[PDB]
An RNA structure (12S ribosomal RNA, mitochondrial) from Sus scrofa, in which 960 nucleotides are resolved. The structure was determined by cryo-electron microscopy at 3.2 A resolution and released in 2018. The sample was in a buffer at pH 7.6. It comes from the structure "Unique features of mammalian mitochondrial translation initiation revealed by cryo-EM. This file contains the complete 55S ribosome". Rfam match: Bacterial small subunit ribosomal RNA. For this family Rfam cites "The comparative RNA web (CRW) site: an online database of comparative sequence and structure information for ribosomal, intron, and other RNAs" (Cannone et al., BMC Bioinformatics, 2002). Clan: SSU clan. Kummer et al. published it in Nature in 2018: "Unique features of mammalian mitochondrial translation initiation revealed by cryo-EM". The entry has 84 different proteins, among them Mitochondrial ribosomal protein L10, ICT1 and mS33. The source organism's lineage runs through Eukaryota, Opisthokonta, Vertebrata, Artiodactyla and Sus.
Context: bound to proteins that are not shown
RNA sequence: ACAGGUUUGGUCCUGGCCUUUCUAUUAAUUCUUAAUAAAAUUACACAUGCAAGUAUCCGCGCCCCGGUGAGAAUGCCCUCCAGAUCUUAAAGAUCAAAAGGAGCAGGUAUCAAGCACACCUAUAACGGUAGCUCAUAACGCCUUGCUCAACCACACCCCCACGGGAAACAGCAGUGAUAAAAAUUAAGCCAUGAACGAAAGUUUGACUAAGUUAUAUUAAUUAGAGUUGGUAAAUCUCGUGCCAGCCACCGCGGUCAUACGAUUAACCCAAAUUAAUAGAUCCACGGCGUAAAGAGUGUUUAAGAAAAAAAAUCACAAUAGAGUUAAAUUAUAACUAAGCUGUAAAAAGCCCUAGUUAAAAUAAAAUAACCCACGAAAGUGACUCUAAUAAUCCUGACACACGAUAGCUAGGACCCAAACUGGGAUUAGAUACCCCACUAUGCCUAGCCCUAAACCCAAAUAGUUACAUAACAAAACUAUUCGCCAGAGUACUACUCGCAACUGCCUAAAACUCAAAGGACUUGGCGGUGCUUCACAUCCACCUAGAGGAGCCUGUUCUAUAAUCGAUAAACCCCGAUAGACCUUACCAACCCUUGCCAAUUCAGCCUAUAUACCGCCAUCUUCAGCAAACCCUAAAAAGGAACAAUAGUAAGCACAAUCAUAGCACAUAAAAACGUUAGGUCAAGGUGUAGCUUAUGGGUUGGAAAGAAAUGGGCUACAUUUUCUACAUAAGAAUAUCCACCACACGAAAGUUUUUAUGAAACUAAAAACCAAAGGAGGAUUUAGCAGUAAAUCAAGAAUAGAGUGCUUGAUUGAAUAAGGCCAUGAAGCACGCACACACCGCCCGUCACCCUCCUCAAGCAUGUAGUAAUAAAAAUAACCUAUAUUCAAUUACACAACCAUGCAAGAAGAGACAAGUCGUAACAAGGUAAGCAUACUGGAAAGUGUGCUUGGAUUACC
Numbered sequence: 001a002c003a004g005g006u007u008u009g010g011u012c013c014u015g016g017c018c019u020u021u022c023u024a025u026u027a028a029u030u031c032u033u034a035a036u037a038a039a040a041u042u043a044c045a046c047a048u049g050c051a052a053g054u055a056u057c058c059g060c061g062c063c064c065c066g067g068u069g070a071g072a073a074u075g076c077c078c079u080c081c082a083g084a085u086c087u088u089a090a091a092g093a094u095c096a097a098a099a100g101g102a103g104c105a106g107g108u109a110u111c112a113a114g115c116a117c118a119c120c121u122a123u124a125a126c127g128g129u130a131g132c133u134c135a136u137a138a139c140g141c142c143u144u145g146c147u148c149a150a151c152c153a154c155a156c157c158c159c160c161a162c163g164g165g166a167a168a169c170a171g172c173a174g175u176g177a178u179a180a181a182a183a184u185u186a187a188g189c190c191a192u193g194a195a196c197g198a199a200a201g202u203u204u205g206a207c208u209a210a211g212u213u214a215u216a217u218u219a220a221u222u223a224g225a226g227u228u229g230g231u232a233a234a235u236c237u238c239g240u241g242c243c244a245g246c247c248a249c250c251g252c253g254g255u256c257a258u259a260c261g262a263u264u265a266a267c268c269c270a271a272a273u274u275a276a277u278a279g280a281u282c283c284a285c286g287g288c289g290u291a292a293a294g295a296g297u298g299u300u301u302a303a304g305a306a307a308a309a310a311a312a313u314c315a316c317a318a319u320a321g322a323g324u325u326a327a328a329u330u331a332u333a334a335c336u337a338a339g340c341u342g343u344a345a346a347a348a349g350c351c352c353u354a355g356u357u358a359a360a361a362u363a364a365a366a367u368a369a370c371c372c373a374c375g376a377a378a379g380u381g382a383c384u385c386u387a388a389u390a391a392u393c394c395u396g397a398c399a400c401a402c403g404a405u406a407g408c409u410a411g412g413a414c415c416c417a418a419a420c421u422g423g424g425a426u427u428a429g430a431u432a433c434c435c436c437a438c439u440a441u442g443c444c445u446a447g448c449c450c451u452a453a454a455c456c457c458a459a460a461u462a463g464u465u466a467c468a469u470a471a472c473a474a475a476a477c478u479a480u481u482c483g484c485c486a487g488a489g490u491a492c493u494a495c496u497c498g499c500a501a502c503u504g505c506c507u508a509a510a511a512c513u514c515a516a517a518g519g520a521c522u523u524g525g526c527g528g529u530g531c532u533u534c535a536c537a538u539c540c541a542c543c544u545a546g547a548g549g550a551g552c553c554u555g556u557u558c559u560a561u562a563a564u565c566g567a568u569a570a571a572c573c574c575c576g577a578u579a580g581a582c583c584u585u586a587c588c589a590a591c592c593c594u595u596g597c598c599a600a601u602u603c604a605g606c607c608u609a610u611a612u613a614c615c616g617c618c619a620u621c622u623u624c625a626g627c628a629a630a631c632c633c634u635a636a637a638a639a640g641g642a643a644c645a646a647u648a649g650u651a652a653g654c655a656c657a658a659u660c661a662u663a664g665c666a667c668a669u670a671a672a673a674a675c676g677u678u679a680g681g682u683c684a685a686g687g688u689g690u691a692g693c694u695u696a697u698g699g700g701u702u703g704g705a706a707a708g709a710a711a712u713g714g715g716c717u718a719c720a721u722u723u724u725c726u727a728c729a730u731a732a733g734a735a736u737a738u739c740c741a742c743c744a745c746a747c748g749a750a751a752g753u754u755u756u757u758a759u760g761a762a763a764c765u766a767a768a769a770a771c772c773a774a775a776g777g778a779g780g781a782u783u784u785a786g787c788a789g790u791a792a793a794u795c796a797a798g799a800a801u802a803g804a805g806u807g808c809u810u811g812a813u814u815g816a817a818u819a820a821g822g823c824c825a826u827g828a829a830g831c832a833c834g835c836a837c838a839c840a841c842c843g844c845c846c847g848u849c850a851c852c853c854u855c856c857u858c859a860a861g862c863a864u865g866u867a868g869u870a871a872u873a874a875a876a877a878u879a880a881c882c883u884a885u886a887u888u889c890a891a892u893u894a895c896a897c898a899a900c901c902a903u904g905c906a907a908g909a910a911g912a913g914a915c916a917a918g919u920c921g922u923a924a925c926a927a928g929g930u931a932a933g934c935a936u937a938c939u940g941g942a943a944a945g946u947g948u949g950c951u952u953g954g955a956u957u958a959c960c
Base pairs, nucleotide, nucleotide: 001020003019004018005017006016009522010521011520012519013518021280022279023278024277025276026275027274028273029272032220033219034218035217036216037215038213039212042177044176045175046174048173049172050171053060054059067154068153069152075104076103077101078100079099083095084094085093086092106142107141108140113133114132117131118129119128120127145151156165157164158163184210187208188207192206193204194203195202196201224269226267227266228265229250230249231248237262238261239260245252246251286485287484288483289472290471294482296402297401298400299399303395304394319387320386321385322384323383324382325365333357334356335355336354337353339350340349371381373380374379407448408447409446410445411444412443416442417441421437422436423435424434455953459481460480461479462478463477464476465475487514488513489512498505499504523838524837525835526834527833529832530831531830532829533828534827535826539822540821543786544785545784546783547782550717551716552715553714554713555712556711557710558708559707565576566575587704588703589702590701591700592699593698596603605693606692608691609690610689614687615686616682617681618680619678621676626654627653630650631649632641633640634639661669662668719779723735724734725733726732738744747776752771753770754769755768756767757766758765792814793813794812795811796810797809798808841928843925846921847920849918853913854912855911857909858908861905862904863903864902865901868895869894870893871892872891876888877887878886931952932951933950934949935948936947937946938945939944
């Protein structure tokens, strides 16, 4: 500025940072020729050459030109002019010192006081008043040429230049040094100018004309630079794989990079193009409830405004004194009782305790108060009295006087409360929350201290209700003023001044870090937030049977092997497998085979990587009720969209619902269940993207895949009497861990040992016998399931195999108990409320400690540099003087002095910031699990805790 990028999940606001334009230097890369312009690191040191002479001698010239910007806030503009010079008798005119001032003039007030900085008298002295400058910026300190026909200033240094250092290019060329910074040790006086000359003329590194250089223009002969994610014109293929690198800001790179590197293409400037640095430009005639900002209060000064109309003034808790006490409470007795106190629950404490009846002091001031007064604010609400509440009323300080709580000093009080501290609990810890005890302290007198979220976050005085909604909140505005405010942190900090303050208050920066920090909102999610309503196998209450202990069966995890893979909180764990002796089979060890299943194919083939590229199937929320196109509405919309005596909503569709199945209804069950969520599961069903192997990561054959230290899930069988055995359907007989003296022995063998059988080429597999008869005596914390033909018990069948489950899927039999409650703990719905969360509470976040790094500050000290006033003397004379002149002198003395500064270095000290995928906690955000916070005090590893007043930037959901 015609603006643009960037804060957030998102919107709006506030507010920085950056981009886009133009110029100059330097640098990098490129560079053909001319012309013009301009030439610039350095007040550091300078070899050599030249830059001032002219002229009949005297003289006149010789930082004038040219150089430079060191110094000084120097100064611009404007008065007034001494002097010098020129011309002329004078008068004029050019340059103009000194002296002045209407006005203007760098930064800094953390520089606020300077310290003699004035005047009078009059004679130029004596003397006398006690002033002068300054918040309209004195006195300082820092930085600096400039306001440009030009001006100011310097001329090696000591402002100066007698003296002293010392031996001078800040003339032209040059050269060292120094710097990012690089013109010729050149030709002429031909022209202008200057000097000198009467003059021809001479001199002049002034200057003229040339030399050099992409510094800038222009002209043509000349093509290279940058860029291509967005802002912002323009991209393709590789390589790379949070590596290498890139960026002005946002940001890019984690195997499909338009952002890195290179290539292709393009864009845009062009003899230039980018980068770096300086400028030009750019803040507020805007704001101050919530964002930076109205200073804790009132008065006056300075300085302003007065711009038109009027006013000062009456119930109530101002202030300061003095006096008083109703309700409690307590010292202290008197009876009576053994306990009292204390919590969600206890412990500790006390029994010199408790209840009742008596009671001073001290302290504090129910109800009224649903009131809204007084005071400037802070504050003030028991009673009485005295004194008393500025201004004929604008604003106003750093001046003056006040100023809650805490705190300090001194004296007095002490009922009760209570930081601290000590005990008691709590806890992983608990230096907290809870309990008891006790202190500083709260009170009175006197003096300090001077701060609060001293906020009603809203300045004072007058007005208006016109224009007009960012959001929220306490609606919008005018005029006069004063005070404030220029991104966030650093920072209520360091250094300054002042202050009865000395761990204080006040005033208040910078380095450095960041690209945001903030304010309001929206929709979610969440909340150890509240109020309703619920849970129907479901949370509690309650019913039944189990699991967790034993043995086995089967699966995981580990360990183990030369020796697969997949699942692996809910939503894995008899799961892919309704099924591994070979096969299956993907694994391991040996071996073999290389157009190696096909019609053809420099091709077949891959159980190689990626389930975070996917299709396919699913799990999960979920028997949850929503999802969604098309419109419509809203003083803007991020999003929201209902009130049925209806207030902005219509909506097709998909889910739910309804139908269908379970052979009649009904119920129940099954099935169904959208959009999405968990980058959930599966590249090993198959198929596939991308990337990988190809005499091998591919295709065959043979044989091996063991195992149990341990841990655990799910089952089966049990632990017996409602049992075991036999007969047998449901009226039987016998058995019965104990009998007894002694064995022997109940229930339990599914396990093992032997022998058979089934299947098979192969027995390791399954089954039946006989032998054997073990642990197990009903199971800790903790847990699963079930609301009826269910749980429980029993029986059978099926799928897959050649055969293989205690597994799975179905069919049937017998067949219960309990629920009529509860919202306190869990969970769900609705409504409120909150949010600093948004990957959304498995969120966010705070501080110490530990590890490195950066910067500032403070330092005993040490280096280097830096200077003053005080009175003097100098105006007096000598000698000569028939034209007339000559000569002398002008230096000291008295002191103080590196304090004081600045700039380096420093033994060391302290802080801030950045910082682990570190350690310890959990302070804050949701009543963040004790609501946060302010001031102040004390305490603590750390966040922090506690006391006293204060704030809402907390709630109390509001006929409760």